[PDB]
About this RNA
Shown are 24 nucleotides from a PDB entry: RNA. The structure was determined by X-ray crystallography at 1.5 A resolution and released in 2017. Bound small molecules: 5'-O-[(S)-hydroxy(4-methyl-1H-imidazol-5-yl)phosphoryl]guanosine (8OS). Entry title: RNA duplex with 2-MeImpG analogue bound-2 binding sites.

RNA sequence: AGACUUAAGUCU
RNA sequence: AGACUUAAGUCU
Numbered sequence: 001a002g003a004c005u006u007a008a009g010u011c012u
Numbered sequence: 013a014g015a016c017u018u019a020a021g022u023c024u
Stems, first nucleotide, its partner, number of pairs: 001024012
Other pairs, nucleotide, nucleotide, family: none
């Protein structure tokens, strides 16, 4: 620095 | 259905 999952929130 | 935000985990 990146992806995804999970939890919570915001917007479309 | 989508993106982002905060956190945890996994992986690179």